The RNA (16S RRNA FRAGMENT) has 37 modelled nucleotides.
Method: X-ray diffraction, resolution 2.6 angstrom. The entry became public in 2001.
On the sample the depositors note: The rRNA fragment was obtained by transcription from synthetic DNA template using T7 RNA polymerase.
The depositors describe the entry as "RNA-PROTEIN INTERACTIONS: THE CRYSTAL STRUCTURE OF RIBOSOMAL PROTEIN S8/RRNA COMPLEX FROM METHANOCOCCUS JANNASCHII".
The entry also contains 30S RIBOSOMAL PROTEIN S8P, not shown here.
Context: bound to proteins that are not shown
RNA sequence: GGGCCCGGUAAGUCUCUUCGGAGAUACUGCCGGGCCC
Numbered sequence: 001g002g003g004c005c006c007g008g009u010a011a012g013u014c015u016c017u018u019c020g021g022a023g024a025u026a027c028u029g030c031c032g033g034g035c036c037c
Stems, first nucleotide, its partner, number of pairs: 001037009011028002013024004
Other pairs, nucleotide, nucleotide, family: 010011cHS013026tWS017020tWS025026cHS025027cHS
């Protein structure tokens, strides 16, 4: 330097909306871990 995975988040994003926000969480980002080359 590159890559994989786990947990958290929910900024981006998607859905709905009384349009204030609410819900969702796969991807991107962020936080904390494990690991490979």